An RNA structure, in which 38 nucleotides are resolved.

């Protein structure tokens, strides 16, 4: 996001953590 | 999103697939 389950990519964000 | 690696939640989107 979907009436809803699972998965993908993208945009803005968000915080935990490390370099 | 971040200078960057890993993870969380959120908003809009996106498509593959099933009910």
């Nucleotide at each position: 996001u979907u009436g809803g389950g699972c998965c993908u990519g993208c945009u803005g964000c968000u915080g935990g953590u490390c370099c």
Crystals were grown from: 15 mM magnesium acetate, 50 mM sodium cacodylate, pH 6.0, 1.7 M ammonium sulfate, VAPOR DIFFUSION, SITTING DROP, temperature 291K. The work is reported in "Crystal Structure of the Triplet Repeat in Myotonic Dystrophy Reveals Heterogeneous 1x1 Nucleotide UU Internal Loop Conformations" (Kumar et al., Biochemistry, 2011). The entry also models phosphate ions. Method: X-ray diffraction, resolution 1.57 A. The entry became public in 2012. Sample source: Polyribonucleotide.